GOLLD RNA nanocage, nucleotides 4 to 560; GOLLD RNA nanocage, nucleotides 403 to 833: 904 nucleotides with solved positions.
Method: cryo-EM, resolution 3 angstroms. The entry became public in 2025.
Rfam match: Giant, ornate, lake- and Lactobacillales-derived (GOLLD) RNA. It is annotated as a non-coding RNA gene.
Keywords: GOLLD, nanocage, ncRNA, RNA.
Entry title: GOLLD RNA nanocage (env-38).
The reconstruction used 20,375 particles.
Kretsch et al. published it in Nature in 2025: "Naturally ornate RNA-only complexes revealed by cryo-EM".
Context: one part of a larger RNA
């Protein structure tokens, strides 16, 4: 240098290109038990029996360890079929787990929050002070006829703003154990919106159910998501089937218990995909303003014309910020006795929004050019313009573990690889006596003697002495590692 | 529940930096 | 297709009764030297006793034994009941 | 007005069901025990550490190989000390009675005196002679040992020799289950032996001791009118037989139960003696048998 521990970097561990160890296997010896050597594989989920931890005596729960066992996975041996096979069946044995620390990586997945659509109730506004009702006085009349001022005042239709209904109740099971909640998943019951047959009264189905999006909203999850006729184990609602225990002189059903089937979940396995930071192209929602300004529609309402439902014009509660009105019905879903075309998407024609190119007329900008406005022809576009915040991140370049360093930065340098607390030391050479540490030897014990390796002191050298700070060497010890959807928690004389 | 109870000999290890007094 | 009931809900099935009650004495065999006792016969003038038939208590052996409660069975002694209203009341004299 | 006043004898009629208290049997565990005399002490293993092969027996012995436990000459490793690895070669199962019978160590006491010699230390008798440390000028004093002498312990201990190869038949108790061969006969006695009635095969353990003469105490039988006395005797297991205890209170006991028969001293004290063993005879009786004695 290369492989593995999810991806990127630093450090660490393990292996050597079919690229982790270890046991059985295998070789030699032995009658047996065993002894000496020794190469290699793997995926997990359910039960049973003891021990330990459990204030003070005794009696319990939950956890922490050691053994045994079902199914599955993996390796090896023997006996039979294939050898033109490296596959299949049957019977035994062994194993059932190893890869740290630090800084980053989530358009994934889960929960929460927020639109629209249909039906229905109340209030307000417009048509309108309209229609209609009541009615002093006056005029005319000669014995009645017209109806004014004033007062009261809708229905229907159209439009807008706020509400309500699109479900409710009970049982079982799951989320580590014991009690309260929440969530998920099944089973049963009730109400009657809608629909069908009827003039009505009533009768039947006793239809459960309108509903999308979120990289640019919020909170969680470091490893996660998707897929699987050939992927394992366990739990488990309702119905059905097969047995058992009890009760009776005797039998059957219901109730009780067990097994099989398994709607829906919890851990694992195969295959595929994503996965470090900054600068910066490309590609995109939300919020606010221009702004309902200019325009286009609208139940109705004025003023006129004409053939006695045709045209022009005034006003209006309100709507529209990008779609609208008619066909062909391609594609995807519903409905009916059948069609028509009911919904979404696609496509053709017309209108409307936003723009480019080519011609013509007029006006304005002091004047001339230029530009704007109007009309015509051929294309494009689905609203347009401005401001703020935010998401995505091609190529290239520079970076890419944590901490520390000068008055302030860049470059650069130093220490560490899970993290602390103490003990003894830290400049050489020489040395007549004495003292002392450690080891050996001698002495019956005590007191001592004899040797090896050092220290104190003294002399010489390092100019010397004292205090504070940093650094280095050799040893003695201590601590840490974990499954919640929210809260609480052993209990008996 | 917190401390003490261990850190033998011999080898190994900057006569460093700063201040003060001689 | 009469009435009643005691297998935890049912069905099938089974048991008891035929007008309805209250009491008394009993409910496992064999054997047995003495004594005691119930009932019948005989003897004795009476009393006290004797002699026979059929049983019981006790003892021994067998059923393991003893005590209490409940159910059932066998043999006897006795008791009660039976009625024509359309509505109410009811013998009466010194 | 309600009760009592009747339910003779002999035959007939489920020894049923449930609960409680006792008794007995079987299996397992634990604790104790000798059915052929008394007394004393006892009643573990199975060819040897463990496994295999071979040889030999009168108790369990010998040889070879593998493995386990304990102790180790020596080699290697480690700076000293403290340690680590391998290993020649040794050691390693046990019960009882009778008889015989030591030594070491430790404890207490002792380390003098006399003669020759002026004092030393030399010689003789005697177990009494030396060493380390400490205190005085010397003689000597104190303390700790070696060696030696005397006595009591250790000890009826260790070792040696001889003999045996022995907790049996059964009983009691606790926990579950269960209900009668859980009975009879036979034997000196017991049974895991035999089954309606008598005849087969096992058992009642090992070692030592229990001699003679005289006397005492207790008990049995006979005798003695009561007392006072006299004579003969004493092992164990059974039988014939005898005497008591129970109903029906006062009598009685076929059957059933206990005791007697079965000298409950073959003991105790003093003095004294002894073996090389079988068979047979006594002890010894209604039957069976041990100790002892004689040959």
């Nucleotide at each position: 240098u290369g492989g593995c521990c999810g991806c990127c970097u630093a450090u660490g561990g393990u292996c050597g290109u079919c690229a982790a160890a270890u046991a059985a296997a295998c070789u030699a010896c032995g009658a047996a038990a065993g002894u000496a050597g020794g190469a290699u594989a793997a995926a997990g989920u359910g039960g049973a029996a003891u021990a330990g931890u459990a204030a003070g005596g005794u009696u319990u729960a939950g956890c922490u360890a050691u053994u045994c066992u079902g199914c599955g996975g993996u390796u090896u041996c023997a006996u039979c079929u294939u050898g033109u096979a490296a596959a299949g069946a049957u019977g035994g044995a062994g194993c059932u787990u190893g890869a740290g620390u630090a800084g980053g990586c989530a358009a994934g997945u889960g929960a929460g929050a927020u639109a629209u659509c249909a039906a229905u109730u109340u209030u307000u506004c417009u048509u309108a002070g309209u229609a209609u009702g009541u009615g002093a006085g006056g005029g005319u009349a000669a014995c009645a006829c017209u109806u004014u001022a004033g007062c009261a005042g809708a229905g229907g239709a159209g439009a807008a703003a706020a509400g309500u209904u699109g479900a409710c109740u009970g049982g079982g099971u799951c989320u580590u154990u014991g009690c309260a909640g929440a969530g998920a998943u099944u089973c049963a019951g009730u109400u009657g919106a809608g629909u069908u047959c009827g003039g009505a009264a009533g009768a039947g189905c006793a239809a459960u159910a309108a509903g999308a999006a979120u990289a640019a909203c919020u909170c969680a999850u470091a490893g996660a998501a998707u897929u699987c006729a050939a992927u394992g184990c366990g739990a488990g609602a309702g119905g059905u089937a097969g047995g058992g225990a009890a009760c009776u002189a005797a039998u059957c059903c219901c109730u009780c218990c067990c097994u099989a089937u398994a709607a829906u979940c919890g851990c694992g396995g195969u295959a595929u995909u994503c996965a470090a930071u900054a600068u910066g192209a490309u590609a995109g929602u939300u919020u606010a303003c221009u702004u309902a300004a200019c325009a286009u529609c609208a139940a109705a309402u004025u003023g006129g014309g004409g053939a006695a439902a045709c045209c022009c014009u005034u006003u209006a509660a309100g709507a529209u910020a990008a779609g609208a009105u008619a066909g062909u019905g391609u594609a995807c879903g519903g409905g009916u006795g059948g069609u028509g075309c009911c919904g979404u998407u696609a496509u053709u024609a017309u209108c409307c929004u936003u723009u480019g190119a080519u011609a013509g007329a007029g006006u304005g900008u002091a004047c001339c050019a230029g530009c704007a406005c109007c009309u015509a022809u051929c294309g494009a576009u689905g609203a347009a313009g401005u401001a703020a915040a935010c998401u995505u991140g091609g190529a290239a370049u520079a970076u890419g573990g944590u901490g520390g360093u000068a008055g302030g930065g860049a470059u650069a340098c130093c220490a560490c690889a899970u993290c602390g607390g103490g003990u003894a030391g830290u400049u050489a050479a020489g040395u007549a006596u004495u003292c002392u540490g450690u080891c050996g030897u001698u002495c019956a014990a005590a007191a001592g003697g004899c040797g090896g390796c050092g220290g104190a002191g003294c002399u010489u050298g390092u100019g010397a002495u004292a205090g504070a700070c940093c650094g280095c060497u050799a040893c003695c010890u201590g601590a840490a590692a974990c499954c919640a959807c929210u809260g609480c928690a052993a209990a008996a004389c | 529940a917190a401390a003490a109870u261990a850190a033998g000999a011999a080898a190994a290890a900057g006569u460093g930096u700063c201040u003060a007094u001689c | 297709g009469g009435u009643g009931g005691u297998a935890g809900g049912g069905a099938u099935a089974c048991c008891a009764c035929a007008u309805c009650g209250g009491g008394u004495a009993g409910u496992u065999a064999a054997g047995u030297a003495u004594u005691c006792u119930g009932u019948c016969g005989u003897u004795c003038a009476a009393a006290a006793g004797g002699c026979g038939g059929c049983g019981g208590a006790g003892c021994u052996u067998g059923u393991g034994a003893u005590a209490g409660a409940c159910c059932g069975c066998u043999a006897c002694c006795u008791g009660a009941a039976a009625c024509c209203a359309c509505u109410g009341c009811a013998a009466a004299a010194c | 007005a309600a009760a009592a006043u009747a339910a003779g004898a002999a035959a007939a009629a489920g020894u049923g069901u449930c609960u409680a208290u006792c008794a007995g049997u079987u299996u397992u565990g634990a604790c104790c025990g000798a059915a052929a005399g008394g007394u004393g002490u006892c009643u573990a293993c199975a060819u040897a550490g463990u496994a295999a092969u071979g040889a030999g027996u009168u108790g369990u012995u010998c040889a070879u190989u593998g493995c386990c436990a304990c102790a180790a000459a020596c080699a290697c490793u480690c700076u000293c000390a403290a340690g680590g690895u391998g290993a020649a070669u040794g050691u390693g199962a046990u019960u009882c009675u009778u008889u015989c019978g030591a030594a070491a160590g430790g404890u207490u006491u002792c380390u003098a005196a006399c003669a020759c010699c002026g004092c030393a230390a030399g010689u003789g008798u005697g177990a009494a002679u030396c060493u380390g440390c400490u205190c005085g000028g010397c003689a000597g004093g104190g303390u700790a040992g070696a060696a030696g002498a005397a006595a009591a312990u250790a000890a009826g201990u260790a070792a040696g020799a001889a003999g045996a190869g022995a907790g049996u038949a059964g009983g009691u108790u606790a926990a579950a289950a269960c209900u009668c061969a859980a009975a009879g006969a036979g034997u000196g006695g017991u049974u895991c032996a035999c089954u309606u009635a008598a005849a087969u095969a096992a058992c009642c353990g090992a070692c030592a001791u229990u001699g003679g003469u005289u006397g005492u105490u207790a008990c049995a039988u006979c005798u003695c009118a009561a007392a006072a006395g006299g004579a003969u005797g004493u092992g164990g297991a059974a039988a014939c037989a005898a005497a008591g205890g129970g109903a029906a209170u006062a009598g009685a006991u076929a059957a059933u139960c206990c005791u007697u028969u079965u000298a409950a001293a073959g003991a105790c004290a003093a003095c004294u003696a002894c073996a090389a063993u079988a068979u047979g005879g006594u002890g010894u009786a209604u039957u069976c048998u041990c100790a002892g004695c004689c040959u």